[PDB]
C1' cells in the first nucleotide's frame, strides 16, 4: 500500500 | 428517541 470485517469523530439519506 | 443504509477519518482484527 492493496481486499475483507468490527468499530471512534463527523455528516447524508431512509423509515418510524 | 429508536432502526436501516452510506460518505468521511481514525483505529482495531485477518488475508497478501
Nucleotide at each position: 500500500a492493496g481486499a475483507g470485517a468490527a468499530g471512534u469523530u463527523c455528516u447524508u439519506c431512509u423509515c418510524u
The RNA (RNA 16mer with two continuous s(2)U) has 32 modelled nucleotides. The 2024 paper behind the entry is "Unusual Base Pair between Two 2-Thiouridines and Its Implication for Nonenzymatic RNA Copying". It comes from the structure "16mer self-complementary duplex RNA with two continuous s(2)U:s(2)U pairs".